The RNA (SIV17-50 RNA (34-MER)) has 34 modelled nucleotides. It was solved by solution NMR. It comes from the structure "Solution Structure of the Frameshift-Inducing RNA Stem-Loop in SIV". The entry is an ensemble of 20 models. On the sample the depositors note: In vitro transcription using purified T7 RNA polymerase and synthetic DNA oligonucleotides.

RNA sequence: GGAUGGGGAAAGAAGCCCCGCAAUUUCCCCAUCC
Numbered sequence: 001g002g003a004u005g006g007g008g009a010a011a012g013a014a015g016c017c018c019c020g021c022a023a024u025u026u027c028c029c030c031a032u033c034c
Base pairs, nucleotide, nucleotide: 001034002033003032004031005030006029007028008027009026010025011024015021016020
């Protein structure tokens, strides 16, 4: 130097058909790893 995941601030479509849900992403804290 590269990457995964819990949790979180926030943006957020091409929305699906929940009928309002919330798909999803960037950053951040730690550990593991070559």